[PDB]
Context: bound to proteins that are not shown
RNA sequence: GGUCUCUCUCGU
RNA sequence: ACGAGAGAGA
Repeated sequence: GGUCUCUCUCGU
Repeated sequence: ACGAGAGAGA
C1' cells in the first nucleotide's frame, strides 16, 4: 500500500 | 437485505 469486477466466507 | 473478512482477475 489505488481503481474496479467477480466469487467465497462470517455476522442482526 | 445489511455489516465484517478473504481469494482471484484487469